[PDB]
RNA sequence: GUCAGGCCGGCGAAAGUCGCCACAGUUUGGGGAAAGCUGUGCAGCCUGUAACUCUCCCACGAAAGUGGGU
Numbered sequence: 001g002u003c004a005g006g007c008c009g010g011c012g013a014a015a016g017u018c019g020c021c022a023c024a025g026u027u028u029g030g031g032g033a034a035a036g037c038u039g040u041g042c043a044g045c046c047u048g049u050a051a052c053u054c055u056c057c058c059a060c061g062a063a064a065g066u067g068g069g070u
Base pairs, nucleotide, nucleotide: 001042003048004047005046006045007044008019009018010017011016021041022040023039024038025037026036029055030054031053032052056069057068058067059066060065
């Protein structure tokens, strides 16, 4: 730093490609998902925005909500 764009560079004969990237695990109450978190490897910076989503059982509570659950 793994989303996008731009600059500048590397590779390439070239539509191109590499880079702020590639992997494994982990996100939960149960699940999905990542630009989230951990680890290894690899490394260059800039800008813009982004932090989500489906949902069950039970207790307390007027509620808001709190708490519990293979």